[PDB]
Context: bound to proteins that are not shown
RNA sequence: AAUAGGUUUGGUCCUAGCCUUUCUAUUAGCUCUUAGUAAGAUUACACAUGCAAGCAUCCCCGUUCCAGUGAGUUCACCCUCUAAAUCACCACGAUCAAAAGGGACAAGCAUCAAGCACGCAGCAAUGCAGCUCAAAACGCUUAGCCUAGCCACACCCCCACGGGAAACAGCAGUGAUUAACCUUUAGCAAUAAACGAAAGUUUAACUAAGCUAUACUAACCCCAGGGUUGGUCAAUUUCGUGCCAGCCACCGCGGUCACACGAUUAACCCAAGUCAAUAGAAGCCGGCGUAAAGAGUGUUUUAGAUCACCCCCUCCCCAAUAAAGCUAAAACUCACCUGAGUUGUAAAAAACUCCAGUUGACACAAAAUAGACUACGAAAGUGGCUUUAACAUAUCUGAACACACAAUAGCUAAGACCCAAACUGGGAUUAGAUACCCCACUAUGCUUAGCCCUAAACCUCAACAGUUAAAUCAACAAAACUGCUCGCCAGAACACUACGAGCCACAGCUUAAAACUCAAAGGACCUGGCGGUGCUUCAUAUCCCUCUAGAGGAGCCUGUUCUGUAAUCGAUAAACCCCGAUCAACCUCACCACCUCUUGCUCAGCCUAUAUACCGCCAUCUUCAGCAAACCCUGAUGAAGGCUACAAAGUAAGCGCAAGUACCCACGUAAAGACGUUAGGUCAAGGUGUAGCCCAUGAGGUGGCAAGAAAUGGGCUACAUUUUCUACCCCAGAAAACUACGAUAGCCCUUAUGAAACUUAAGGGUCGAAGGUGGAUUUAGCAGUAAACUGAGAGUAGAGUGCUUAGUUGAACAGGGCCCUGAAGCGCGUACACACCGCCCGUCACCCUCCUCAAGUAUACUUCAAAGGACAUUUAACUAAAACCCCUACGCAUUUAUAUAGAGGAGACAAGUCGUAACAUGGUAAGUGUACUGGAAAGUGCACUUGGACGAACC
Numbered sequence: 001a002a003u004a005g006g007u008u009u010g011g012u013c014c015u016a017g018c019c020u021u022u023c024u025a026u027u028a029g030c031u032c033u034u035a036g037u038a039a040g041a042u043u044a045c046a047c048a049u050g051c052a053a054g055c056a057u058c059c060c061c062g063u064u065c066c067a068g069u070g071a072g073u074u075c076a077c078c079c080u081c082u083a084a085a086u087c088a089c090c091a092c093g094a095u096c097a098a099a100a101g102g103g104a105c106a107a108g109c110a111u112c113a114a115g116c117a118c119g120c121a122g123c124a125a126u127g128c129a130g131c132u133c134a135a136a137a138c139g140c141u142u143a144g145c146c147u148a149g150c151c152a153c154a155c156c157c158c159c160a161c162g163g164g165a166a167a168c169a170g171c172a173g174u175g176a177u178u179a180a181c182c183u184u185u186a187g188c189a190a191u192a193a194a195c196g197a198a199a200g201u202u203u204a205a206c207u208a209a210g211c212u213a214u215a216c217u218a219a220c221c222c223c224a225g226g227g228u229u230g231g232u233c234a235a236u237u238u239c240g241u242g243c244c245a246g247c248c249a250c251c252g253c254g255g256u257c258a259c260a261c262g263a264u265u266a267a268c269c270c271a272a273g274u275c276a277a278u279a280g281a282a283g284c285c286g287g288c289g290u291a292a293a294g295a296g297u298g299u300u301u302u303a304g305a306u307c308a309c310c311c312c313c314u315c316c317c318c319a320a321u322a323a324a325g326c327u328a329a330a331a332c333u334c335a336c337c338u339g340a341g342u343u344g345u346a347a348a349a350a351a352c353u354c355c356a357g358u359u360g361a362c363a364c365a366a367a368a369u370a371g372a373c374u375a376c377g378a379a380a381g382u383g384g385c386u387u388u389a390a391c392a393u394a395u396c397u398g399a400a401c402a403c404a405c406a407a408u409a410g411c412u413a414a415g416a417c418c419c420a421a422a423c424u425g426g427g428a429u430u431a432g433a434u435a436c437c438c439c440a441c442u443a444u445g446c447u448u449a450g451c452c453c454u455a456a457a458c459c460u461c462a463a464c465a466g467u468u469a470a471a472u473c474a475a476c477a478a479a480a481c482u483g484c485u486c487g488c489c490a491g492a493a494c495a496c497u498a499c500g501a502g503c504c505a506c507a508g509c510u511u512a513a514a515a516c517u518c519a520a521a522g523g524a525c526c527u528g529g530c531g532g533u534g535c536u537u538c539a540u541a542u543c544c545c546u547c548u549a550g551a552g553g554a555g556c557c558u559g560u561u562c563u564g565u566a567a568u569c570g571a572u573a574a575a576c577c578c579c580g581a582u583c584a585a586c587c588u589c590a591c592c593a594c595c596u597c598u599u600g601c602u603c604a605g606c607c608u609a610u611a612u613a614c615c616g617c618c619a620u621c622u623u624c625a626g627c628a629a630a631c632c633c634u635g636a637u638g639a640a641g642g643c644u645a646c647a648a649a650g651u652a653a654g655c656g657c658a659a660g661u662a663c664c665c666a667c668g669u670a671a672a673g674a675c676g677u678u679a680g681g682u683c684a685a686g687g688u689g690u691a692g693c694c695c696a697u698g699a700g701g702u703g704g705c706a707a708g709a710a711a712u713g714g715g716c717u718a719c720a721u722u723u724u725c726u727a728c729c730c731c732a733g734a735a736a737a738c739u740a741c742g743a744u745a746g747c748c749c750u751u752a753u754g755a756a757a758c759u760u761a762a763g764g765g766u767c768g769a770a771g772g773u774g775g776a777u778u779u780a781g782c783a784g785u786a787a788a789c790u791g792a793g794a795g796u797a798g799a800g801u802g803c804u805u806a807g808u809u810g811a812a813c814a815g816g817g818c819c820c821u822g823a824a825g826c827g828c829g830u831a832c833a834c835a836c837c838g839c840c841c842g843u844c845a846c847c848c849u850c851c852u853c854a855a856g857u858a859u860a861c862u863u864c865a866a867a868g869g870a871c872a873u874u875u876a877a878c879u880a881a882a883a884c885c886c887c888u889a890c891g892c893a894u895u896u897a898u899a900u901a902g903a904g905g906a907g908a909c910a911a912g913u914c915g916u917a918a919c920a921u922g923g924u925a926a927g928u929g930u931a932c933u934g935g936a937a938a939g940u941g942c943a944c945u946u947g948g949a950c951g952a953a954c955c
Base pairs, nucleotide, nucleotide: 002021004020005019006018007017010526011525012524013523014522022281023280024279025278026277027276029274030273033219034218035217036216037215038214039212040211043176045175046174047173049172050171051170054061068153069152070151077103078102079101080100082097085095086094087093106142107141108140109139114132115131118130119128120127121126144150145149155164156163157162183209185208186207187206191205192203193202194201195200225270226269227268228267229266230251231250232249238263239262240261246253247252286489287488288487289476290475294486296405297404298403299402303397304396305395321389322388323387324386325385326384327367333361334360335359337357338356339355341352342351373383375382376381410451411450412449413448414447415446419445420444424440425439426438427437458947462485464483465482466481467480468479491518492517500511501510502509503508527833528832529830530829531828533827534826535825536824537823538822539821543817544816545815547781548780549779550778551777554717555716556715557714558713559712560711561710562708563707569580570579591704592703593702594701595700596699597698605693606692608691609690610689614687615686616682617681618680619678621676626655627654630651631650632642633641634640662669663668719774723735724734725733726732741771746766747765748764749763750762751761752760787809788808789807790806791805792804793803836922838919841915842914844912848907849906850905851904852903853902856900857899858898859897860896863893864891867888869886874882875881925946926945927944928943929942930941931940932939933938
Other pairs, nucleotide, nucleotide, family: 001002cHS001282cSS008015tWH008521cWH009011tHS012638cSS013474cSS014291tWS015521tWS016520tHS017519tSS028275tWS031213tWW031272tWS042177cWW044069cHS044153tWS048173tHS048184tWW051204tHS053062tWS057058cHS067154cWW068169cSS071152tWS073144tWS076150cSS081099tWW082098tWS083097tHS084096tWW110137tWH111499cWW112138cWW113133tWS113136tHS114137tWS119130tSS122124tHS122125tHS160161cHS165167tWS168172cWH171204cSS172184cSS178180tHS182210cWS187189cHS188205tWH189207cWS190206tWS196198tHS213272cHS224225cHS224271tWS226274tSS228235tWS234268cSS236265cWW237264cWW241244cWS241258tWH245254tHS245258cWW248251tHS252260tWS287293tWS292489cSS297378cSS300399tWH301398tHS305307tHS306308cWH319382cWS320390tHS327328cHS328366cWW329365cWW330363tWH331418cSS332362cWW336358cWW343350tWW344349tHS349427cSS349438tWS377380tHS379405tWS406453tWS407454tWH408929tSS409452tWS409930tSS421443tHS422442tWH422940cSS423441cWW428436cWH430432tHS433435cHS456927tHS456945cSS456947tWS459478tWS463484cWW474523tWS475524tSS491520tWS494515tWS495514tHH497513tWH498512tHS515850cSS525639tWS528835tSS530920tWS539818tWH543820cWS547812cSS552775tHS552776tHS553718cWW553771cSS554770cSS562709tHS565567tHS566592cSS567704tSS568684tWW571576cSS572576cWS584589tWS585754tWS585797tWH590684tWS598696tWH604694tHS604696tWW611615cWH613683tWH613688tWS616685tHS620677cWW622675cWH624674tWH625656tWS625673tWS626674tWS628653tHS629652tHS632649tWS661670cWW683688tWS692697tWS696698tHS708709cHS719771tSS719772tSS720723cSS720737tHH721736tWS740772cWW741772cWS742768tWS742770tHS744801tHS745767tWS753757tWH753797cSS754756tHS757760tHS757798tWS782813tWW783812tHH784785cHS784810tWS785811tWH786810tHS794802cWW795800tHS796798tHS831918tWS831919cSS839918cWW840917cWS842936cSS843913cWW854901tHS861895cWW862894cWW868887cWW876880cWS914935tWS915936tWS916917cHS920923cWH921951tWH
């Protein structure tokens, strides 16, 4: 490839490959009734046996046919000429048809590009120097073909004197081998052939039978199987399994609800078949800015085109090129005078100190401004001055290689040397730093003479001629096309590789495959996310500084984590941590140990698992302002998108904000607060889906643990003099550092509650510790706030330094800014989409697959003769005959290939180790070419590219 379809992505379009559906033929598996017809070794391997060519009055003829196979392979077709053969014979011409001559005639590879005597003339001698070939010579490999059929072979050495050696590619049959599997029937009755004058004979040709679902036709009362059943693709019930076992042509399924596995049931399609593997059948008028393709430049040849006549319009000059000469600015160096330092930068160190600054003299280097120009030249490339030479072509096109050129880097050799500068050395950074930053110095850059021959040589857009109408055009970019020609390209990767060839190139360039492997790769867009992304503008108890009190340091209370114990659970970054608990001595209680019970308080039960099945109630962004049905429009009717008020395609119910409402108003505080996000939290409030337990995973009783080496969070009290104690509740008196401030801790006693108290709480007594105002870091708060002080309440029998709540006294600061955190608006970029906790490159280690190189050797195959040189007229002859017999090759040659030691690539699987090279300005923009360097991705230098950017009025 067709009327097509499926599959790349987060998604869309484009391109493209793979596959699917159709029809045959083999083989395989499962299955199979008959009849008739056709066809019928896998193998140029080896073959027991039997048959296959005889005829006929002796000569002859025939066995050179038929039959067979497919090794090899341009002897097959046409024309010309002309034998043999047939037409009884001579002849004739016809027919048929060989040899010779001329012509024509498979496929793949150009990585087979040159062959090597392949030509002509001439009576001859001989002379000339040619002949074929990129329109494919020579050559390698493959293959029977152009099917009324032909060609070729006939065990092998092309051949067949000779040699090896002892031949079914005749029928039937056998052995070996292969995925490949017909009877060791009959008859010459028909046709054909042979022979014969003929009657006739012969014949494994043939005919008629035998075998076999290979195929076609037909049929049958009984008698159907095979493969399917996620989609493409017609058609599945219930179990079982639980990423296992297994499945698929492609995409994919399977992790406890599997239409995909296996069994079963039903169904679908075909049907004596089914359909698994394999092979084949349908492949050029399409493209080349970014997908694979215009190969760095120009010229010409063979040739092709019609753009050549007509017929017409940018000659000269600006930065072509080569040569010679010149020098303005800066520099180096030297000298004088002065100074004591100079260099280096985000900031240091190192370095130098005959250093620095002024002045003056002074280049084989490099060429501000102009240039807002847009020129020259084939391109590369070219921008200081002058001069000389000088810039092909009166049709177009035309080459990896011919011919001539070709940036940078680099090689060889000889020179020059201001500056720069790979390597290297030193200094620093860093986890490390073979880098980025600093210093110094070399190759190199320059000149001359040769070489090399590459580039993101990219304006990724061939040359010439022409058009602007029509269908404008997938997208983007630089609008779309026509004619003509050359060149190039057909999935990705392997692969700017390997081999071969060629080259002044020897770590090189050019040309340039395959095998293993995957089902995608890729180009261009959209949205979103992200960005060590840009700009603007912010945050008003907030990001930072700024105000006030704190935390972090001590001790205590309390929660968690560790550890521990026989001895719960849950929350657990922000959004957990005095959280569920407005509360655990027993009970609560779910835990542990022991003991007991069995239709069990319940027309049972389960605090069993799953919050990733859920309702329910919430957290969070929300200290937001948006969500969204239904329409409409744009984009060529793609994903997508939808504003401008001096208005340009949006209109919008509803939800939310807002408004209302509560508290002491308009203020403020509450409350409220959508859709979504995080599979956020909770199966242990209760309920509940699924799955599980049922003499136990259920129920009950007794006893019991819930600690503290340690670390951490929050809180209370303090470290005192703005204090401590007392009186008062604001005109006081004492205290005041080892009998001070300071424990709500410890020890002891008592009381309260209670059945139960070392244990809970209160009080008293004793005791008198740390602590001496707290590092990095951090929390809260804008006013009746923070801070400080006091009281009450919920819940308990009792129990909190906790929670909720009322009140008193009552401040300070409020401004500026953007590194960080976060946001809004307009932008940019993107290889992410499980979305930066992303993706991702390489080294090394580790098994599987393929390939190459390669030392020595072995084997096998190929080629040769497609060649040359020796050699001789005898007998015989009243019809006529006899006689005849040549020698040389093949090799340590040669061709190709295999096998083998060892070394090394690429890929698949997977994703260990060290790093972080790339994608965001990827944290030093990326990359090309070249050179050096390095564990490794890589780094650096020189030139080049944009497939980067620079924010786009002035200011």
This is an experimental structure of RNA (12S mitochondrial rRNA) from Homo sapiens, with 955 nucleotides shown. Bound small molecules: nicotinamide-adenine-dinucleotide (NAD) and streptomycin (SRY). Method: cryo-electron microscopy, resolution 2.97 angstroms. The entry became public in 2020. Entry title: Structure of human mitochondrial 28S ribosome in complex with mitochondrial IF3. The entry has 31 different proteins, among them Coiled-coil-helix-coiled-coil-helix domain-containing protein 1 and Aurora kinase A-interacting protein. Keywords: ribosomal small subunit, initiation complex, initiation factor 3, mitochondria, RIBOSOME. The sample was in a buffer at pH 7.5. The organism belongs to Homo, within Eukaryota. Primary citation: Khawaja et al., Nat Commun (2020), "Distinct pre-initiation steps in human mitochondrial translation".